[PDB]
Context: bound to proteins that are not shown
DNA sequence: TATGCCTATAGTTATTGTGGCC
C1' cells in the first nucleotide's frame, strides 16, 4: 500500500 | 480498495439523413 | 468544407447508489  | 447485478449523474459520442448561415 | 441546431439508429468510461461478495  | 477490488469483482457481479441493476439504477441514476455525468463526460465523450459515433453513425445517417435535415435545415440555416458562412 | 466549418458551428448550430432537429430528427433517428446504436454505444463507450468513470462516478454515485442499492443488493450482494473476497
Nucleotide at each position: 500500500a | 480498495g477490488g469483482c457481479c447485478a441493476c439504477a441514476a449523474u455525468a463526460a465523450c459520442u459515433a453513425u445517417a439523413g435535415g435545415c440555416a448561415u458562412a